[PDB]
This is an experimental structure of RNA (5' UTR region stem loop) with a sequence from West Nile virus, with 37 nucleotides shown. The PDB entry is titled "Solution NMR structure of 5' UTR stem loop B from West Nile Virus". It was solved by solution NMR. The entry is indexed under RNA, Virus, Chemical shift, Structural Genomics, Seattle Structural Genomics Center for Infectious Disease, SSGCID. NMR data were recorded at pH 6 and 298 K. Primary citation: Sharma and Varani, Biochem.Biophys.Res.Commun. (2020), "NMR structure of Dengue West Nile viruses stem-loop B: A key cis-acting element for flavivirus replication".
RNA sequence: GGUUUCUUAGCACGAAGAUCUCGAUGUCUAAGAAACC
Numbered sequence: 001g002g003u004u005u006c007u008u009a010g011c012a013c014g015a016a017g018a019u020c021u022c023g024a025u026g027u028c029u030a031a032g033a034a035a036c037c
Stems, first nucleotide, its partner, number of pairs: 001037010011026002013023003
C1' cells in the first nucleotide's frame, strides 16, 4: 500500500419554510479493532 472482517455516523436525494426532525434511494469518505497478502 492492498484486501477481508465487524463498529457508527457524515455527504447527497425526498418530505410540510427560514434555526430542526424524520424517511424511500445511492455509496464514497473519516474514525476504531482484528486478520490476511